An RNA structure (p3dsRNA24a; p3dsRNA24b) with a sequence from Homo sapiens, in which 47 nucleotides are resolved. Released in 2023, the model rests on cryo-EM data to a resolution of 3.2 A. Keywords: ribonucleoprotein complex, RNA sensor, RIG-I like receptor, Ubiquitination, E3 ligase, TRIM family, ANTIVIRAL PROTEIN, Transferase-Hydrolase-RNA complex.
Context: bound to proteins that are not shown
RNA sequence: GGACGUACGUUUCGCGACUGUAGA
RNA sequence: CUACAGUCGCGAAACGUACGUCC
Numbered sequence: 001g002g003a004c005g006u007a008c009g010u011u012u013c014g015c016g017a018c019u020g021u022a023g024a
Numbered sequence: 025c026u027a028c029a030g031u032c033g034c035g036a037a038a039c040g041u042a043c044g045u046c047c
Stems, first nucleotide, its partner, number of pairs: 001047008010038014
Other pairs, nucleotide, nucleotide, family: 009039cWW
């Protein structure tokens, strides 16, 4: 130099649940 | 019934750091 694995952390995308507010 | 906002969780994808291994 190169390859691989593990761990922490972050940036998104998509789905779902609950609470609260507002209107008809 | 429609709509907004907030919190939490389930997946996918990409990146960074650290450690270790081998050629």

The 2023 paper behind the entry is "The E3 ligase Riplet promotes RIG-I signaling independent of RIG-I oligomerization".